[PDB]
Context: bound to proteins that are not shown
RNA sequence: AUUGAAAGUUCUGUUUCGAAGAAAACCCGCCUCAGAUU
DNA sequence: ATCTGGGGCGGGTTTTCCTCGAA
Numbered sequence: 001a002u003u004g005a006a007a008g009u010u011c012u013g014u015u016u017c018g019a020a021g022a023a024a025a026c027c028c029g030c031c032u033c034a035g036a037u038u
Numbered sequence: 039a040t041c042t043g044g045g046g047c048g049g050g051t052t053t054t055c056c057t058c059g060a061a
Base pairs, nucleotide, nucleotide: 015061016060017059018058019057021055022054023053024052025051027049028048029047030046031045033043034042035041036040037039
C1' cells in the first nucleotide's frame, strides 16, 4: 500500500513402415644428349 | 664445360525414372 487487495490454461501422445545411380569405354600414335680435350 | 633445343592434336558424356497411405 493506488478500482488496489486475493488466483498456473494444467494433466495425457513416435511421423512409423520399404526401395541397389546400374549398365557400356585405352591417353595413344613419332623422336638419341649428341658431338673435342693427357 | 663451354650450345642448343623445353612439344605438338583429336576428342571435355548419352537413358531411365523426381514418392506412394493412414491418420